[PDB]
Context: bound to proteins that are not shown
C1' cells in the first nucleotide's frame, strides 16, 4: 500500500547548477 | 518539502 | 554476495 516482501521496522535512485 | 535545465548509477 | 560435494 500503487507494488515486491513480510507476524525483523526492507526496497521501491544520485549529484550539481539555477528559480521559489 | 518542489520546479526547470543537465549528468550519471553493471549486478 | 554465489561455500566444500560428485560423476
Nucleotide at each position: 500500500u500503487a507494488g515486491g516482501a513480510g507476524u525483523a521496522u526492507c526496497c521501491a535512485c544520485c549529484g550539481c547548477a539555477a528559480g521559489a | 518539502u518542489u520546479u526547470u535545465g543537465c549528468g550519471g548509477a553493471g549486478u | 554476495a554465489c561455500u566444500a560435494c560428485u560423476a